[PDB]
Context: one part of a larger RNA, bound to proteins that are not shown
RNA sequence: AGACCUGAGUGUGGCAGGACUACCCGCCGAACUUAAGCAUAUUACUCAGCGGAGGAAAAGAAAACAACCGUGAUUCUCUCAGUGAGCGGCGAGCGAAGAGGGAACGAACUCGUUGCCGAAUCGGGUCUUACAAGGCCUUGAGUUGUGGCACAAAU
RNA sequence: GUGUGGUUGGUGCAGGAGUGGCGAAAUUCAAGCGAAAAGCAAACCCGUUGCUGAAUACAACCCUUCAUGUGAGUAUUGAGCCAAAGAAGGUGUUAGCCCAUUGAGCCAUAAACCUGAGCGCCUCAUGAA
RNA sequence: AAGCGAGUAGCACUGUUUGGGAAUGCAGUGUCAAGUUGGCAGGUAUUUGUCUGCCAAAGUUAAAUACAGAGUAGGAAGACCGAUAGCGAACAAGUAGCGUGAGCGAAAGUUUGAAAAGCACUUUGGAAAGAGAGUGAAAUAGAACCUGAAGUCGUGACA
RNA sequence: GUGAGAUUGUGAAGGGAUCUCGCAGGUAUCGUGAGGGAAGUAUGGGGUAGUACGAGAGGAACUCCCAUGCCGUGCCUCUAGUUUCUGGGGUUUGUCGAACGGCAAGUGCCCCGAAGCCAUCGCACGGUGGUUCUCGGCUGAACGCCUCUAAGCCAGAAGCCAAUCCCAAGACCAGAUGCCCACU
RNA sequence: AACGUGUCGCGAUGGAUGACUUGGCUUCCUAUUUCGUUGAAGAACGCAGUAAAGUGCGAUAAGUGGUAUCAAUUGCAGAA
RNA sequence: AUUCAAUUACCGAAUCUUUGAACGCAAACGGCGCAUGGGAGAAGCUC
RNA sequence: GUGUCAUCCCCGUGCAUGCCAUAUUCUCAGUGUCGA
Numbered sequence: 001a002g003a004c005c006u007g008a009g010u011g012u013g014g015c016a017g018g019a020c021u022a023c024c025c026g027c028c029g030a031a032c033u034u035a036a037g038c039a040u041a042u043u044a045c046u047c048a049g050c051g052g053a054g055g056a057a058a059a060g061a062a063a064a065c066a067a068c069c070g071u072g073a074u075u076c077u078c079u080c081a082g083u084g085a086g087c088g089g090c091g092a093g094c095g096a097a098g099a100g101g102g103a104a105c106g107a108a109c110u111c112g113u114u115g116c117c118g119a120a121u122c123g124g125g126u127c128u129u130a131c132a133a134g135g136c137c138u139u140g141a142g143u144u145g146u147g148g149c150a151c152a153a154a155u
Numbered sequence: 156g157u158g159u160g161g162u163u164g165g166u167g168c169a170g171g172a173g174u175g176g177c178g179a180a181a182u183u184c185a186a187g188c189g190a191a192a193a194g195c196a197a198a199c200c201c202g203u204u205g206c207u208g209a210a211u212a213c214a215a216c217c218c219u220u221c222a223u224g225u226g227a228g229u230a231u232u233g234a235g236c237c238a239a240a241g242a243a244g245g246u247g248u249u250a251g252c253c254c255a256u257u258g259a260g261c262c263a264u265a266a267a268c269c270u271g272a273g274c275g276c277c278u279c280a281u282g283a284a
Numbered sequence: 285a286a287g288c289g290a291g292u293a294g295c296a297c298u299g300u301u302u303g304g305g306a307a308u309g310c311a312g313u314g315u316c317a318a319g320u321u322g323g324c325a326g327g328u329a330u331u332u333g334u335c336u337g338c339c340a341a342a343g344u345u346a347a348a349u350a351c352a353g354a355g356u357a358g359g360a361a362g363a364c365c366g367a368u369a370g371c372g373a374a375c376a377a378g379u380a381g382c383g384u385g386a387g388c389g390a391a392a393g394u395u396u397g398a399a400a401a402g403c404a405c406u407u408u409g410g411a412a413a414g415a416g417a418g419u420g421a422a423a424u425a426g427a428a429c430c431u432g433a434a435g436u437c438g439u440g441a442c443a
Numbered sequence: 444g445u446g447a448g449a450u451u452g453u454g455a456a457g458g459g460a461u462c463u464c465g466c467a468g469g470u471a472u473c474g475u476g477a478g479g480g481a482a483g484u485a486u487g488g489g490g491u492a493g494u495a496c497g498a499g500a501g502g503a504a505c506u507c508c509c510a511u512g513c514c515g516u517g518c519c520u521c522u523a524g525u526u527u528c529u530g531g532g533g534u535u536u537g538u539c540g541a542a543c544g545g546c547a548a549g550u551g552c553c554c555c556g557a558a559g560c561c562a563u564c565g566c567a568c569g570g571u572g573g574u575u576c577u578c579g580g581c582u583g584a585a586c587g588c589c590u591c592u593a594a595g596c597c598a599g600a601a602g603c604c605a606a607u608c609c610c611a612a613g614a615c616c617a618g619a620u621g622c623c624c625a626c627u
Numbered sequence: 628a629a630c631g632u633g634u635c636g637c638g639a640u641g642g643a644u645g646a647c648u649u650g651g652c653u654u655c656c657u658a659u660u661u662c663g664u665u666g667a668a669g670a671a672c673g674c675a676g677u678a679a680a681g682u683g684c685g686a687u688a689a690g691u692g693g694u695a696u697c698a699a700u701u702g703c704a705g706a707a
Numbered sequence: 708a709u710u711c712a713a714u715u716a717c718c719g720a721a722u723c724u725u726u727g728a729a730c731g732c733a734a735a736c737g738g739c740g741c742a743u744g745g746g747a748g749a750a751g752c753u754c
Numbered sequence: 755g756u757g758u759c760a761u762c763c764c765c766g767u768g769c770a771u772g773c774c775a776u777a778u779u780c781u782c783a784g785u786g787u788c789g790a
Stems, first nucleotide, its partner, number of pairs: 002788003005784005010777007018662001023054001024052003034041001038089001064071002075103003086094002108344003111289001114150004120146001121141002123138005157282004164277005169270003173264005182234001183250001184233003193207004213224002216459006235252002237241001244254002266659001294315007322339005354661001356658007364651002381388002393647001395646001402429001405416004430645001435640009444466007468623006474616001478610003483513007496501001514569005522562001524560002530555005535548005573603002579597003669726003672685003676703002691720001692718004731739002740769007751758002754755001
Other pairs, nucleotide, nucleotide, family: 001789tHS017664tWH017770tWH018667tWS021023tHS022055cWW022351cSS023053cWW023350cSS024057tSS027049cWH028048tWW029047tHS030046tWH031044tHH032043tHS033042cWW035091cSS040091tWW041092tWS054056cSS055350tWS056349tWH059074cSS060073cSS061345tWH062072tHS063323tSS064337tHS065337tHS066068cWS066336cWS067326tWS073347tWW074348tWW078100cWH079099tWS080098tWS081097tHH082083cHS083096tWH085095tHS088092tHS103348cSS104347cSS107345tWS112288cWS113151cWW114286cSS118146tHS119142tWS119145tHS128130tWH128132tWH130164cSS132278tWS139141cWH151287tWS156283cWW161275tWH163278cWW178259tHS180237cSS180240tWS181251tSS181252cSS187188cWH187192tWS187228tWH189210tWS191207tWS192230cWS207208cHS212225cWW215451cSS215453cHH226247tSS227247tSS228230cHS240257cWS246250tWH290318tHH291292cHS292317tWH292341cSS293316tWS301308cWW302304tHS317340cWW318340cWW328329cHS355660cWS365369cSS366374tWS366648tHS367374tWS367393tHS367648tWH369374tWH370650tSS370651tSS372377tSS373377tSS376680tSS377391tHH378379cHS378389tWS379390tWH380389tHS383385tHS396400tWH396425cSS397399tHS397401tHS397422cWS398421tHH399420cWS400423tWW401419cSS401425tWW402426tSS402427tWS403417cWS403426tHS404417tHS409412tHS418426tWW419423tWH420422tHS420425tHS431644cWW432642tSS432643tHS433642tHS434641tHS452636tHS467624tWS475612tWH476611tWS476614tHS477611tHS482514tWS490506tWS491505tHS492504tHH493494cHS493502tWS494503tWH495502tHS497499tHS497500tHS519521cHS519561tHS519562tWH521565cWS523561cWW526556tWS526557tWH528556tWS562564cSS569570tSS570571cWS571605cWH572604cWH575600tWH577599tHS578598cWW582592tWH582594tWS583593tHS584590tWH585589tWH586588cWS592594cWH612614cSS663728tWS664730cWW666728tHS666729tWS666730tWS667729tHH668727tHS673688tSS675678tHS675681tWW682689cWH685686cWS690721cWW696714cWW698708tWS709710cWS733736tHS748761tHS750759tWS753756cWW
C1' cells in the first nucleotide's frame, strides 16, 4: 500500500411527526364524600394529567385447575356470591376463585435451544408478459450464523 | 410415476352474492250545495224494501222592507271495483281504487368476496407409495 | 444421543396494590440459583419426607366481549319530548354577543292563505298612514300576518 | 209632562218600545260665631323711709310714679346693614389706530350710593271680668255650752273659664242684602 | 261636581293555550366501515349575470369529466 | 330532444388558492434563500 | 422587424430533523486492531 473494527459525509429508496381518542392498552393519579368528628380505611387502584393502537383492543395455547369416577388455550354470559371465603379504627365498609349450564371455536402455530446438515439464506441487477416463493449473475449483506430436517398430534 | 396446490407468479374464462338503475291492481263513479250530498224503520233478517222534512233557517232591544252570505268533497248516501298489494307519505276536509308506494322479476357490473379448496394453459412448489 | 429461554426465578429491606390474610401481583436497591436426582404450584410461617398437576423467565394467533359524550355508508324504530319541552342549537347555532385569555354563550317555529289572488284605482296627507274600493270562504287571515288567554289599559252605557 | 241623550258585537232604511239624565237656581256683598287656638311674664329705681320693729346692730312692705329683662305682634320716620339701579365717579391690565364711546377680566377692583328688604343694632304696641282651690271668716246646730260646717253664707291664687285677640258654617247660618232667572 | 270605584259590550297592549312538527332524546341492527408527509384534521382567503350570511366548491372555484336518468332551473335575467 | 349542452342522483377521470404535523430559512413580513429546469425580456449584440 | 439576450422580474421541482436500508460496491477519520 492494504485490510478489519469503530465512527462520519453525501447520493439513492423509504418510514416517523399531526388528527381522532366513545370503547381498548400502559403509566400517573386527587379531593369533595362516608365513617354522623377524624388520621388507617372509603370515595378509588376513580376524576383530572401523559403516552399508544384498532375495528375492536387486550388475553390466549398450562411452570392452569383440582384432590374428582377427574378437567383441559383465551374471552364472555348466568350462577358461584354481597358469600357461615376473606380483607377491614374487624368500624364504616369492601370482597373474589375453582366447579356446573352456556356463547364461541376446522384453533392452533413460530423462534431460540439440542442433534444432523452447513449459505442450500437474504438483498440487488437481468430474463421469463412477471419489483414470480422461478432461472442466471452478483462480495453486496451474511459463517460474531441466514436457511433446511426431527422433537410426544412424533416414531 | 400416481396425484395435489386458484394462498407461487403470469395469462384468461364463467356462474352467484353484493351494488346501482328499472319494474305491479282497482271510482276522481252518481247525486250540488244555507235547509235530503239528510235521516227513520230500535240484536240479526225483513231491507235490492217502505216512510219523509218542527232550518217557510240565521244574521244581535222589537217590528217591517230591501240587500248580503256559504272555498276545496279525503265527508254523507247509492252503486261498484282491487287485494300475493289495507303500508302508516302526498294531494285545498277523514282517500285501498288521485299520485307516490306496497311484489315476483329484468338490465348493467374495475378489482375484492362466494362456487368439485369454481374451470383452462405456461411456470413454480409439493404429498405418500 | 443430547437438551429445551439467568442478573432470570427466588430471597432481604423498603414502597405500592390485592379479598389474599407470617406478605395476591408489581417496583427500586441489595445478592442472586437449580438442573445427577431438577424446578414451579398445591391460599398459616419453618425443617423434613410422600404425593399430585405443570415445565416460567422468546413470539404470532380468528370467534364469541366493549363502544359509558368517536367517526363513514345505510337501515329499523319508540307506551319518550312537543318550541320555557326535547341536544346549547326544530331557525344563516357553537351562530350573534361577552372576556386580554383559558373560556362563556343565547334569543328566535317566517304557523298569512288552498292559491299571493300580497290590497289596482280614487281621495286626504310631505311621508307614515287614514277614508273608500278590491282579492279572498274568511283581511280583528294584510305580512316575520293560525288560534289569540291571563294581567294591565282605553272607550260607550249603566250601578 | 217637557226637554236632551242613549240603545248587543255579522249591512242599510223607516217606524216603535225601553232606558238614562236635566227641568231652578246663578252671581255679588255685608255680617253671625258654634268649635278650635290663645300670652303676656318678671326685675329694678323713686317714694313709703332709715320709717314700722328692735336696747342696739340693723332694717321691711302696699297704693302711686318711672324704667328695664325676657317674650310676643308689627313697622321702616330716623340710625345701621345690604346694591345686579352694575346709578354716578375713580382706577389696573388687555382691546376696538388715537380722542369720544366703550368693551373684556363669568359683577375686574375701589368710593359714595336711591328704592326695596331688614336689626331689641332702629322704632311702635302688648287690656277686662268671673268660677273656684289653699286659707281666713260669718251665721249655726249636731252636743241647752262650744265649734268656718252639718245645711246656709262672705272674702278670696301667676291656677281654671269667659271677655279682648287669631281661624272660622262639614257648625252645612229659615242671618240680612244687590241684580237676573224660575214659580207666581 | 270632579277624581276615583264597580259591572257589562267593544277595542288596545301582551303572545299563553290548543292544534301542527323536515327537530331532539333513547333503543336496536347491517358492513370488502376508520384520516395524514402521495400533505390530514383544523385555520384563512376567494368563486354566481345578479349573491350579506349560509350551503357547495377552489383561479377548471354555487363547479369540469363519466354513468344513470329523461326536460328543467326558477326571485329576475340569460340560454334552449 | 337518441349519446352529442338539462336537470337531478351517484361515481371511477381530473382540478384543488394561503396555511396548518408543515418540513429550505423566517414571520403582527402575503418576506428572504441555495441548486436545478423553464418563461418573459423595449438595454446591448446580431443580421 | 428577427434571433440572441446582461442586470431586474415571474414560475416549477428539490432542499427540516431523526431513523432504517442501500452505494453494479461512493468519499473519508482514528497514537483502535493488524499488515506491508

Record summary:
The PDB entry is titled "CRYO-EM STRUCTURE OF LEISHMANIA MAJOR 80S RIBOSOME : LM32Cs1C1 snoRNA overexpression". An RNA structure (SR2_chain_4, nucleotides 1 to 184; 5.8S_rRNA_chain_7, nucleotides 1 to 169) from Leishmania major strain Friedlin, in which 790 nucleotides are resolved. An Rfam search finds the family "Eukaryotic large subunit ribosomal RNA" in it. Gene Ontology terms of the family: structural constituent of ribosome and ribosome. The literature on the family includes a 2001 paper in Science by Yusupov et al., "Crystal structure of the ribosome at 5.5 A resolution". The sample was in a buffer at pH 7.6. Lineage of the source: Eukaryota > Metakinetoplastina > Trypanosomatidae > Leishmaniinae > Leishmania major.